An RNA structure (rRNA alpha, nucleotides 458 to 1534) from Leishmania donovani, in which 957 nucleotides are resolved. The PDB entry is titled "Cryo-EM structure of of the large subunit of Leishmania ribosome bound to paromomycin". The model includes bound paromomycin (PAR). Rfam match: Eukaryotic large subunit ribosomal RNA. Rfam links the family to the GO terms ribosome and structural constituent of ribosome. The family is grouped with related families in Rfam's "LSU clan".
Context: one part of a larger RNA, bound to proteins that are not shown
C1' cells in the first nucleotide's frame, strides 16, 4: 500500500494514490488544457424523375345472389376511360 | 404521396 | 442539413459551378414542330 | 394509313 | 412558352523539411 | 509551482488453460520441470564440389629448400623482402 | 624443378582433331585476314512506322 | 520495326580425331568417347553441402588386454580348543528256574547309539509378528530344527576368473557372480531416447513415387530456399468457346448374346416316370 | 417337365445391344502454315 | 517459278526431302465468337520431409465402430480471429501497428452488444417426478 | 431412438344419407 | 346436418440404469416454442440493428521483379 | 524566417512523390542487425573516482539491446568506430559443481 473467498502470474483499457524520474512552461508569453469559428477532404442522411398499368377503373341492361324488403360478393353484353 | 412495379443521373 | 477527439489546415504557392475578376446572357432539357429516312399496321 | 414525335440537318 | 448562371484567371525564379489564427482556464520562479 | 509523460502499488469492467517435448492431435489422468549463481552442446583438420570475393591467364601456382637485409637483434624477427 | 591445365581416345600394342577453293589422289594440290553451315538470338549501322 | 552483322546461348547438322565394325569397296553406311570445331585454366579468401576422424552434446547391455583378490564365503589339509541336566536302556557278565538233550525262562549288572527330551553352541519353521527414510543396505521378538556327531570353532596353509570350489541352490568366490574386482583399449558403437544459448526481416513445405535383409533408417524424384542466367508478354494458362478424336461408369435391358430366375399359355406326336 | 414356339415375374462387381453427366487428346496464322 | 538428292514411280512435268526466289498476310472478319493482378525459356546449389490425420462426394472389407483400406478435391498438421455455450478438422473469414464506417457466419427476454420483450404479420402447439419444445454438422 | 398406436387438436382427399 | 374409408402438421404413448444435472443457465406457454413471412407497415416504394485480425477508406511501419522525380547550390540574405 | 540537399544495395535510411504485399511449423536466406573474450589500427576517458554491483533512473530502438542519472557503492583501470580472430549469447539435457 492494500486486500474477502475467483491459487497465482498474464493482456487490454481507464482510474485512484504515489514518484531522490524526464521534458516543457511561466506574462503585453507557452512546447499545457478546453471552447467555438472557418477552409479543404472524406463519410452520413434530406429533396425525384423517366417509363409501366387492362386479369384494371367507371357506366348502365342482363343472370345471379341474399334479404324484412336490396345494396354487395359473382358472371356476362358494348359505351367510355387517367384508380393518377 | 395513384401503385409498396422496373430504372433512377434530384450539383445541400 | 449533420459528422470529422471519423483526416489536414489557419492561408508558408487556397487551381474552385466553391476564391477571384468580367457580364446579362450561355446552350442543357421540357413543350410545339417542319422534311426525308427508319419503325408500326394494310394487300 | 398511322407514327406514341426515333435518326439526319 | 417553361427551366438553366456563362466565361476566362494566377509554374514551382519553391530540390526537401519545419515554422503564422481566435476565446477562456492554468502557470509570476515555486 | 503548474503541465504533459514515464515509473510504482491497488481497483473496476473485459480478455486470458502450463511451459518445454515427441505426436495425426497435449491444458492433459503422457514425459522433463522446487530456487539461484557459475559452467554447459555443429568444433578443428583432410579430400572434392558449387556460389561469391581477389590476383594472373594458355598459362597458373607452389612446396621443400636456399640466399642475405640478418654473419643483425633480449625483443620486435617463427614476420617481411628475394630466388629455383 | 614439381604439379594442375592448354587433347583426347583405346583393354592394350598404339594412334592423335583448322578453314576455304580446285578437286576426287589407299598421307591430292594450292591459298592463310579467319565465325564449318542453317533456324532462333543483346548491343550497334543504314531506312521505315506509331 | 524492314534489313545487315549477329556477341553469349540454344536447336538441327556437317567435318575431323581415337576405338569398334558394316559394305555393293565409294564424294558409302552404323555408331562410341568423360572427343575437337580461335582455348579457360589456375592460385587463394569465404560460406554452404557430402565424406572421414571423439565429429553437435550426453547415454548402453557388451568385447578385448593386463594385473589384484579365498580377512566375506565355497572346499581340502596341518595344529589346537569346545559340547549343562534328564530319558531310553544294545552286546558281554553274575545268580536263580524249566529240560533227557537241544536249548528256553526270569531278576540284576553293564552303558551301546550319525537314539530321544532339553542348556550353551550351530542353524532359521511359523507369526506371511515388530521394524520397513530401521538399531540394522536383512535386524528384533516369541515359536521352532539340531545339540556325541557326515558336530561346532581359532590360528596356520592350499585351490581362482571362461577360472576356483560346490551333500548341487547356477549356489559361493570381501555388501559385486548365469562369468569377480582394478586400470586400460574407451570420449567403444547407437538407423534409438533426451538436450541444443540473440533479435528482426524476406520466402516457406512433407508424410507421396521408385529401389534397399527395406517396414522407427536411408538413397531417389517431388514439394522448398538460395544463386542466378536469358532478347520484359516470347515456347503462357488446374478456365471457357468452336472444330475434331477417345471412352463403357450411372442409367437402361433381359420382350437382344452369355449367367441367373418365377409362372401360366399349347405345339402333338418330340418323349419319359 | 422334359422337348419346341411365343410371352412373362425378377436380376448381374467379374453380363451386355445402347449409353450419359463429369472427364480426356489435338488444332485454332509471326522459327508456322498459304500461293507460284 | 528455281537449285539439289546414289529418295519413290515405267518416266517426269508427278511424289518425298532440304534449301533458294517472289507473292499475299480480316496478324485473324462477321455469326454470343474468349479471358487473364498472362514477362516466356534455361541452369546451378542445397535443406526439411518420406508416422499423417479430418471432411462433402464415389467407394472396399466389416454386424458394427470415434474400424480398416482406396478415388477427386478441400482442410488441420503449420493458424490464429469472428460464430456454433464448450470442441485440431464444422460455419464465416483467412492474419503488419492502429482508427472510422459497413458487413459476413450467428444473433436481438436476462446473463450478453442488439426488437427499452418490434409489427399497425399469418397459423399451429399444452407436455404431472432425467420434468413439451428449441442454433445444422451432432450420436 | 424405431416399428407401431391415440374418440388430443388442426388441415386435406375420395365416397355416401 | 349425420356417418365411412384414407393422408398430412404439431402433441401424447411406445420410451428402463447406476455422484446431483442440464435447449449453455434462469426461465418462457398474448412464447422467449414450431413452420412461414416482414422492417416500422394496404402510407404513398431503397438499407430495423448487433457484433470480426474480413471489406472500403484514412494514418504509421516494413519489404518490393517496385515505378517516377530532384541532386551544375537560381538570385538574394552579418550580428545586436 | 531556420536548417538540410550524399549519383545513393544495406545507416539516425541522399531527399520527395506514388503503388502493391505483409500471419506461419520443419526449413532456407538476408541484415552500415544486436551482444562477449582477444588481436591490428584510429579516436578518446579515469583518484574531481575505471571495471564491477544496485534500480518506482528515465530516455529510445519494432526488437536483440544501447545510453544517461542517482548509490549516503566501489577503489584502478577502460570506452567508441573500422578491420581480424574464437573455448563468443541458456530456461529446461532424471544436465555438472556450489549454495539456498
Ligand atoms: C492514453 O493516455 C494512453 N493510455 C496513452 O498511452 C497515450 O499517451 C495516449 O492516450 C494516446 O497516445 C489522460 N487524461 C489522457 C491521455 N491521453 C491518456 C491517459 O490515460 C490519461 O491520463 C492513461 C491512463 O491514466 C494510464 O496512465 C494509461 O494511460 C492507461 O493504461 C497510467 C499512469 N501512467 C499510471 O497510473 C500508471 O503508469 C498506469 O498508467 C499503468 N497502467
Nucleotide at each position: 500500500a492494500a486486500a474477502g473467498a475467483c491459487a497465482a502470474u498474464g493482456g487490454a483499457a481507464g482510474u485512484a494514490c504515489c514518484u531522490c524520474c524526464a521534458u516543457u512552461u511561466c506574462a503585453a508569453c507557452g512546447g499545457c488544457c478546453a471552447g467555438a469559428a472557418c477552409c479543404a477532404g472524406c463519410c452520413c442522411u434530406a429533396c425525384u424523375g423517366c417509363a409501366u398499368u387492362a386479369u384494371c377503373c367507371u357506366g348502365u341492361c342482363g343472370g345471379g345472389g341474399g334479404u324484412c324488403a336490396a345494396a354487395a360478393u359473382c358472371c356476362g353484353g358494348c359505351g367510355g376511360g387517367c384508380a393518377a | 404521396g395513384a401503385a409498396g412495379u422496373g430504372c433512377a443521373a434530384g450539383a445541400a | 442539413g449533420g459528422g470529422u477527439c471519423u483526416u489536414g489546415g489557419u492561408g508558408a504557392a487556397a487551381u474552385g459551378a466553391g476564391c477571384g475578376g468580367a457580364g446579362u446572357a450561355u446552350u442543357u432539357g421540357a413543350g410545339c414542330u417542319g422534311u426525308g429516312c427508319a419503325c408500326g399496321g394494310c394487300g | 394509313c398511322g407514327c406514341a414525335c426515333g435518326c439526319a440537318c | 412558352u417553361c427551366u438553366u448562371c456563362u466565361c476566362c484567371g494566377u509554374g514551382a525564379u519553391g530540390c526537401u523539411c519545419c515554422a503564422u489564427g481566435u476565446u477562456g482556464g492554468c502557470g509570476a520562479u515555486g | 509551482a503548474a503541465a504533459u509523460g514515464g515509473g510504482g502499488u491497488g481497483c473496476c469492467c473485459c480478455c486470458a488453460c502450463c511451459c518445454g517435448u515427441c505426436u495425426u492431435g497435449a491444458a492433459a489422468c503422457a514425459c522433463g520441470g522446487a530456487c539461484c549463481a557459475a559452467g554447459g552442446a555443429g568444433u578443428c583438420a583432410a579430400a572434392c564440389a558449387g556460389a561469391c570475393g581477389c590476383g594472373c591467364a594458355a598459362g597458373g601456382g607452389a612446396g621443400g629448400a636456399g640466399a642475405u637485409a640478418u654473419g643483425g637483434u633480449u625483443g620486435c624477427c617463427a614476420g617481411u623482402a628475394c630466388u629455383u | 624443378u614439381c604439379u594442375c591445365g592448354u587433347a583426347c581416345u583405346g583393354a592394350a600394342a598404339g594412334g592423335g582433331a583448322g578453314a576455304u577453293g580446285c578437286a576426287a589422289a589407299a598421307u591430292g594440290c594450292a591459298u592463310c585476314u579467319g565465325u564449318g553451315g542453317u533456324g532462333u538470338g543483346c548491343a550497334c549501322a543504314c531506312g521505315u512506322c506509331a | 520495326u524492314u534489313u545487315g552483322c549477329c556477341c553469349a546461348a540454344c536447336a538441327c547438322c556437317g567435318a575431323c580425331c581415337g576405338g569398334c565394325c558394316c559394305u555393293c569397296c565409294g564424294u558409302g553406311g552404323g555408331u562410341u568417347g568423360c572427343g575437337u570445331u580461335g582455348g579457360a585454366g589456375u592460385g587463394u579468401g569465404c560460406c554452404u553441402g557430402u565424406u572421414u576422424g571423439g565429429a553437435c552434446c550426453c547415454g548402453a547391455a557388451a568385447g578385448g588386454u593386463g594385473g589384484u583378490g579365498a580377512a566375506c564365503u565355497a572346499u581340502g589339509c596341518c595344529u589346537g580348543a569346545a559340547c549343562a541336566a534328564g530319558g531310553u536302556g544294545a552286546a558281554g557278565c553274575c545268580c536263580g528256574g524249566g529240560g533227557a538233550a537241544a536249548c528256553c525262562c526270569a531278576g540284576g549288572u553293564g552303558g551301546a547309539g550319525g537314539c530321544c527330551u532339553g542348556u550353551a553352541g550351530c542353524g532359521a519353521u511359523g507369526c506371511u509378528g515388530a521394524c520397513g527414510u530401521g538399531c540394522a543396505a536383512a535386524u528384533c521378538g516369541c515359536u521352532c530344527g539340531u545339540a556325541u556327531g557326515a558336530u561346532u570353532u581359532g590360528g596356520g596353509u592350499a585351490u581362482c576368473g571362461g577360472a576356483g570350489c560346490g551333500a548341487a541352490a547356477g549356489a559361493c568366490u570381501c555388501a559385486u557372480c548365469g562369468a569377480a574386482c582394478c586400470a586400460c583399449c574407451u570420449a567403444g558403437u547407437a538407423g534409438c531416447u533426451g538436450g541444443u544459448u540473440c533479435a528482426c526481416a524476406u520466402c516457406g513445405a512433407a508424410g507421396u513415387u521408385u529401389c534397399c535383409c527395406u517396414c522407427a533408417g536411408g538413397a531417389u524424384a517431388g514439394c522448398u530456399g538460395g544463386u542466378g542466367c536469358u532478347a520484359g508478354u516470347a515456347g503462357a494458362a488446374g478456365u471457357a468457346u468452336u472444330g475434331u478424336g477417345c471412352g463403357g461408369u450411372a442409367a437402361a435391358g433381359c420382350a437382344a448374346a452369355u449367367g441367373a430366375u418365377u409362372a401360366g399359355a399349347g405345339g402333338c406326336a418330340u418323349u419319359g416316370g | 417337365g422334359a422337348c419346341c414356339u411365343a410371352u412373362u415375374c425378377u436380376c448381374a462387381a467379374a453380363c451386355u445391344u445402347u449409353a450419359a453427366a463429369u472427364g480426356u487428346g489435338c488444332a485454332a496464322a509471326c522459327a508456322a502454315a498459304c500461293c507460284g | 517459278g528455281c537449285c539439289u538428292u546414289a529418295g519413290c514411280c515405267a518416266a517426269c512435268u508427278g511424289c518425298a526431302a532440304g534449301g533458294c526466289c517472289g507473292g499475299a498476310a480480316a496478324g485473324a472478319a462477321a455469326a454470343g465468337a474468349a479471358u487473364u493482378a498472362g514477362a516466356g525459356g534455361c541452369a546451378c546449389c542445397a535443406a526439411g520431409u518420406g508416422g499423417g490425420c479430418c471432411u462433402u462426394c464415389u467407394u472396399c472389407g466389416g454386424u458394427a465402430a470415434g474400424c480398416g483400406g482406396a478415388g477427386c478435391a478441400g482442410g488441420c498438421g503449420a493458424u490464429g480471429c469472428g460464430g456454433a455455450a464448450u470442441g485440431a478438422a464444422c460455419c464465416g473469414c483467412u492474419u503488419a501497428g492502429g482508427g472510422a464506417u459497413a458487413u459476413g457466419u450467428g444473433g436481438c427476454g436476462u446473463c450478453a452488444a442488439a426488437a427499452c420483450u418490434u409489427a399497425u404479420g399469418g397459423g399451429c402447439u399444452c407436455a404431472u417426478u432425467c420434468u413439451c419444445g428449441a442454433u445444422a454438422c451432432g450420436u | 431412438a424405431a416399428a407401431g398406436g391415440g374418440u388430443g387438436u388442426u388441415g386435406g382427399u375420395g365416397g355416401a344419407u | 346436418a349425420u356417418c365411412c374409408a384414407c393422408c398430412g402438421g404439431c402433441c401424447c404413448c411406445g420410451a428402463a440404469a447406476a455422484u446431483g444435472g442440464a435447449u449453455g443457465a434462469c426461465g418462457c406457454u398474448u412464447a422467449a416454442g414450431c413452420c412461414c413471412a416482414a422492417u416500422u407497415a394496404g402510407u404513398g416504394a431503397u438499407u430495423g440493428c448487433c457484433c470480426a485480425u474480413u471489406a472500403u477508406u484514412c494514418c504509421u511501419u516494413u519489404g518490393g521483379u517496385a515505378a517516377g522525380g530532384g541532386c551544375g547550390g537560381a538570385a538574394a540574405c552579418a550580428a545586436a | 524566417g531556420g536548417a538540410g540537399a550524399a549519383a545513393g544495395u544495406g545507416u539516425a535510411g541522399c531527399c520527395c512523390u506514388u503503388c502493391c504485399g505483409a500471419u506461419g511449423u520443419a526449413g532456407a536466406u538476408g541484415u552500415g542487425g544486436c551482444c562477449u573474450g582477444g588481436a591490428g589500427g584510429u579516436u578518446a576517458g579515469g583518484a574531481c573516482g575505471a571495471a564491477g554491483c544496485u534500480u518506482a533512473u528515465g530516455g529510445c530502438g519494432u526488437g536483440a539491446g544501447c545510453c544517461u542519472a542517482a548509490g549516503a557503492u566501489g577503489g584502478a583501470c577502460c570506452g567508441g568506430c573500422c578491420u581480424c580472430u574464437a573455448g563468443u549469447g541458456c530456461a529446461g539435457a532424471u544436465c555438472u559443481u556450489g549454495g539456498u